Primary citation: Dey et al., Mol.Cell (2022), "Structural insights into RNA-mediated transcription regulation in bacteria". An RNA structure (RNA putL) with a sequence from Escherichia coli K-12, together with DNA, in which 46 nucleotides are resolved. It was solved by cryo-electron microscopy to 3.7 angstrom. The organism belongs to Escherichia coli, within Bacteria.
Context: bound to proteins that are not shown
RNA sequence: GGCUUUUUUG
DNA sequence: GGAGGTCAAAAGCGCAAAAAAGC
DNA sequence: GCTTTTGACCTCC
Numbered sequence: 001g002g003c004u005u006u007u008u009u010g
Numbered sequence: 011g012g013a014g015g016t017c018a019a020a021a022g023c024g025c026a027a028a029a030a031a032g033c
Numbered sequence: 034g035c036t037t038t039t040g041a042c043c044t045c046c
Base pairs, nucleotide, nucleotide: 002033003032004031005030006029007028008027009026010025011046012045013044014043015042016041017040018039019038020037021036022035023034
C1' cells in the first nucleotide's frame, strides 16, 4: 500500500 | 437440405470486520 | 461442483 493464505466474530 | 437434438465453453457463486503471517 | 446460457456440430426427418 497492493496481492496471497488462513483464523475468528457478527 | 434444414430444423431439431446433443455436446462443449464462459460466467457468476454476502457483506462488514478484525487478527496475523508471507510475497 | 451448480447451474444457466449460449454457441456450435451432428443428424434424423